[PDB]
Context: bound to proteins that are not shown
RNA sequence: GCGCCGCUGGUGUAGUGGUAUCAUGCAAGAUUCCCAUUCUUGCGACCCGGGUUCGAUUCCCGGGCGGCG
Numbered sequence: 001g002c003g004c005c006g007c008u009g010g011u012g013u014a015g016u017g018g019u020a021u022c023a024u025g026c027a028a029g030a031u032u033c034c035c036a037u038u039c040u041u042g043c044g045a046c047c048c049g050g051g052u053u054c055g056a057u058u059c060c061c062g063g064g065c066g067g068c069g
Base pairs, nucleotide, nucleotide: 002069003068004067005066006065007064010024011023012022018054025043026042027041028040029039030038047063048062049061050060051059
C1' cells in the first nucleotide's frame, strides 16, 4: 500500500445540523498531618481539508493518526 471500525478537555467519556455532559487531572483557598482525604471555586475539548446546507463537531468525500488482519 489493501481491507476492517474509530477520532469530543492532559486522560477517559455523554450528546448534538445552531459550540458540548460527566468523571479524572491540574490550579487556587480552606481541611488534613504519612500513602490519589474532604469541601468550595477555577482552567481545559468536538483531528485536518473540501463538499452539500443559511450554518457541520454531527451528513458525505478525501487526507492525517490509531486500533484489528